[PDB]
Context: bound to proteins that are not shown
C1' cells in the first nucleotide's frame, strides 16, 4: 500500500 | 455492495 482498464472468485 | 486475487499502464 495510488490512479485508470477489466476478469475471476468468495461473502 | 464488500472482500480478495491476476493481468494491463
Nucleotide at each position: 500500500a495510488g490512479u485508470a482498464c477489466a476478469c475471476u472468485a468468495c461473502u | 455492495a464488500g472482500u480478495a486475487g491476476u493481468g494491463u499502464a
Notes: The depositors describe the entry as "La Crosse virus polymerase at replication early-elongation stage". An RNA with a sequence from La Crosse orthobunyavirus: 20 nucleotides with solved positions. The entry is indexed under RNA-dependent RNA polymerase, VIRAL PROTEIN. Protein in the same entry: La Crosse virus polymerase.